[PDB]
Context: bound to proteins that are not shown
RNA sequence: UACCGUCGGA
RNA sequence: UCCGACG
Numbered sequence: 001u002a003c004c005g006u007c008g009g010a
Numbered sequence: 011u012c013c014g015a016c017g
Base pairs, nucleotide, nucleotide: 004017005016006015007014008013009012010011
């Protein structure tokens, strides 16, 4: 108690 | 569920 999305990795 | 790069 502290967000989602895109790309890449475990 | 953690790591890197972006909005």
Overview:
This is an experimental structure of RNA, with 17 nucleotides shown. Crystals were grown from: PEG 4000, 200 mM KCl. Released in 2022, the model rests on X-ray crystallography data to a resolution of 2.05 angstrom. The model includes bound GUANOSINE-5'-TRIPHOSPHATE (GTP). Primary citation: Cui et al., Nucleic Acids Res. (2022), "Structural insights into the dual activities of the two-barrel RNA polymerase QDE-1". The PDB entry is titled "QDE-1 in complex with RNA template, RNA primer and 3'-dGTP".